Keywords: RNA Aptamer, RNA-Ligand complex, three-way junction, RNA. The RNA (tetramethylrhodamine aptamer) has 48 modelled nucleotides.

C1' cells in the first nucleotide's frame, strides 16, 4: 500500500459479550438531502 470489519445511525436474535439485517460519515458544490462527483486510507485489530 492493498484486503476484511470499523471509522454513520439503528433495528432484529444471544443471560452477557456477541452475531446478523437495514441504514454509511464528515470537509466542497448540486441534490429527492438518500445520492453523486470534488480531496482524502490505516490510523485499531487480523490477513499480503
Ligand atoms: O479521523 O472513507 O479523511 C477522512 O474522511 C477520514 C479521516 C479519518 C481520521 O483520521 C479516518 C478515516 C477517514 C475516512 C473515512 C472515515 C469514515 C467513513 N465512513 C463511511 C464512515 C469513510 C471514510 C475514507 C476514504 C479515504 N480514501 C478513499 C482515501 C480516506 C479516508 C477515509
Nucleotide at each position: 500500500g492493498g484486503a476484511c470489519g470499523a471509522c454513520u445511525g439503528a433495528a432484529c436474535c444471544g443471560a452477557a459479550a456477541g452475531g446478523u439485517u437495514c441504514u454509511u460519515g464528515g470537509c466542497u458544490g448540486c441534490u429527492u438531502c438518500g445520492g453523486c462527483a470534488g480531496a482524502g486510507g490505516u490510523a485499531c485489530g487480523u490477513c499480503c
Entry title: Solution NMR structure of the tetramethylrhodamine (TMR) aptamer 3 in complex with 5-TAMRA. The work is reported in "Structure of an RNA aptamer in complex with the fluorophore tetramethylrhodamine" (Duchardt-Ferner et al., Nucleic Acids Res., 2020). The entry is an ensemble of 10 models. The structure was determined by solution NMR and released in 2019. Bound small molecules: 5-carboxy methylrhodamine (FH8).